[PDB]
RNA sequence: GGUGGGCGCAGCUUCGGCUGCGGUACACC
Numbered sequence: 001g002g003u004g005g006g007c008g009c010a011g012c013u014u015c016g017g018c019u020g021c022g023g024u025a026c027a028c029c
Stems, first nucleotide, its partner, number of pairs: 001029004007022006
Other pairs, nucleotide, nucleotide, family: 005025cWW006023tWW013016tWS015016cSS
C1' cells in the first nucleotide's frame, strides 16, 4: 500500500448493522 471486517466509545438504529476515532490500525503479503 492492497484485500477484508470487527472490539471499545459516541451517534442513528429499538437492536445487530453502518460511520468516525484508536488507524500505518488489525490479519495476510